[PDB]
Context: bound to proteins that are not shown
Molecule: CRISPR RNA; Self-target RNA
Organism: Synechocystis sp. PCC 6803
Parts: sequence; structure tokens; C1' cells
RNA sequence: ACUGAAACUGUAGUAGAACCAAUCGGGGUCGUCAAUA
RNA sequence: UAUUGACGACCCCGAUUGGUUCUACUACAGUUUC
Repeated sequence: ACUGAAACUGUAGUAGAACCAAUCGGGGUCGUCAAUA
Repeated sequence: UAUUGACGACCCCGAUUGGUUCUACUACAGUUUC
């Protein structure tokens, strides 16, 4: 008095289903303002 | 006691909801060498 060799952390998997950018509002209309003499 | 003497436009957007609910990993191969 002797290094093991060789070996893809890979294969399948739709960030998707539902959700109204919407509710209310006549483009309308009259008496005020200043303080003294 | 009650006079003095004529002008002038205004509003210009306001309030609110601003994310809610479900799925959160599932199957495996766990050693191979006729």
C1' cells in the first nucleotide's frame, strides 16, 4: 500500500374568477353699500 | 329730530367609494448500475 466512474432539481400547472367610474345638483338671479349732521 | 347719495355684479365645482372575496402550492422521482 493510491481520489470510484456516470447522473440537468427536473416534469405537469393561463395570476385568474366576480365587479357599471358611478350617485346628487334648473347656467341661475335685486337691494344693498357708506355715516353722520 | 332724520337726514347724506347712486352705484354694483356673484358662483368656477362640492361630497363620497380608492379595492372587496376566493385559491397560498398540488402530484411526484428519495437513489441509479442486465